[PDB]
RNA sequence: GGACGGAGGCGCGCCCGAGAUGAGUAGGCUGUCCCAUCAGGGGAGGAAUCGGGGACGGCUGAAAGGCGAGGGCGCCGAAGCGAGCAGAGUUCCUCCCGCUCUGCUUGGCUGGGGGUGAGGGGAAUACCCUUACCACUGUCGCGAAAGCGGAGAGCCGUCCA
Numbered sequence: 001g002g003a004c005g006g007a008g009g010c011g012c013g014c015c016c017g018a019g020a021u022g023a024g025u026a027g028g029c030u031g032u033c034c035c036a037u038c039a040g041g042g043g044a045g046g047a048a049u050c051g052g053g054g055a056c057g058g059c060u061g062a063a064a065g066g067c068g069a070g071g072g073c074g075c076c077g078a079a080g081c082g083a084g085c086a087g088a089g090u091u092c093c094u095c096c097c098g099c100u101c102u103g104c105u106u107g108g109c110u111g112g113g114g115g116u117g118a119g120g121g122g123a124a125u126a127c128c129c130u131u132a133c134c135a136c137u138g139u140c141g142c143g144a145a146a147g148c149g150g151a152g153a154g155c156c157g158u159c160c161a
Stems, first nucleotide, its partner, number of pairs: 001160006009076001011075006019067001027060009038051001041097006079110003082106009111137002114134003118130004139150004
C1' cells in the first nucleotide's frame, strides 16, 4: 500500500404527506387620477409615446418555491458547499454580469450537531447556505496531570504481500 468490514451524534439524507404560511398578496375587471420620457437585480445597447410606469376606491382573486405533524426508507463524506462545463428561468427585445433550477465532472473545503453575529437565499422573527466566534462532543495522538494537538484523504477490526 491492497481487499473487506465496523463505530459515533438532539448525526446526515430520501420518500409519503394532512396541514399552515404564501394571501386577500400577485394577477384580472371597473372607476377617478398621477409621472413626464421615464420598463428589469446591476450595467450597456435598442424599439414603442396610440408607448411605458405608478396611485386611490369598488368587485374579484390565484400559484410556486420554501415550511410541515404523523408515518416509512437509506445511511456514517453520511451529506453540504465551492469551482468548471451545459441547458433552462429571471425586462417589452438583445448582450454582458448577478441570482435561481437541473445534469455531468472535480478528495477544492468541512469529524459532528448546538449557540451567537455578519452576509446570501426567501413574503418571512419560519427554514436553508456560508464564514467567524463561543461552549459541547465522537476520534486518535502528546502529557505526571490539568490540559494541549491532528483531521474523516481520520478512526477501530480482519485478511493479502